[PDB]
Context: bound to proteins that are not shown
DNA sequence: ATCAGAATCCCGGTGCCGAGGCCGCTCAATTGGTCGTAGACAGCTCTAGCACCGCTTAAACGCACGTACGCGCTGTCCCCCGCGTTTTAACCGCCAAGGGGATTACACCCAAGACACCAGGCACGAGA
DNA sequence: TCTCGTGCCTGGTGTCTT
DNA sequence: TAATCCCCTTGGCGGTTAAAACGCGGGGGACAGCGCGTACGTGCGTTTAAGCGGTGCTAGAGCTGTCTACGACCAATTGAGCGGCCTCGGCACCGGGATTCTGAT
C1' cells in the first nucleotide's frame, strides 16, 4: 500500500 | 500291297521337391566280469526197419470191337464297342433373411439434500 | 514394573450371488 | 424400456470340368445245328505182380549219467544311430516332331 479463493458429482422436487 | 491319317513314342525344357548329404546328440552295443545248467557227449538196450521167400489170388494188360461225344464246320442272330451326345459327381463364390449388437430420445432455470472400509500395528492405560 | 488388552490411526485394497 | 436402422452370422442356392451315363448299329463274336469219326469204353481172356504171413534180424534210435562253456546277467562308455536342416539335379509333364499301326483303299 496496491492484489484478493470457497467444491464437486449425483438424486429428488419445482418454473415456462 | 498302299496311302492318309490317328496314336503313340521320344527329345529338349524347366521346375520343383524330396533324396540325400550333413551334423550335433544319448542310449543301446559294448566290455568286462561272475554263476550255472543245457547240452555235447559217452554209452546201454531192445525195437523195428529191412530183406527175403512161399503161397494165393485178385488185379492189371492186350485186344475185339462198336460207337458216340469231340470236333470242324456252318449259319445265324444279337448285342457290346465305340464314338458321339448330353450330363451329373465333384467342388468353389453369392443371396437369406434372421440374429444381435448400440444409439436416440426439447430447452432453459430455481432450490434442497448428501459423502470409503477393513485390517494391522503401535501406544497407552490398567491390573497383577 | 511389566505384561496384556483395547482403542485409535494409518495404510492398502473388493466381491455372498441378484 | 422401448422402438428403430445398419452391420456381422448361419443356412440356401449358384458356377468349372471332367469322368459318367445314354445310343445306335453293327459287326464280329457267341450259340444251335450238322455230320462224321476216330479216339475210347467194355468185355474177356490171359498173364502178373502185389499182398500176406513168417523169419532172421540188426542199425540205430531210444534212452541215461556228466562237465563245461557258453550263455544269463551287471556296471561304465561311447560313438554309432537318430532327429532335425538344407541343396540340386531327377523326373513330371509339355510341346515338337517323328514315327508306326490300322484300316479303307
Nucleotide at each position: 500500500g496496491c492484489c484478493u479463493g470457497g467444491u464437486g458429482u449425483c438424486u429428488u422436487g419445482g418454473g415456462u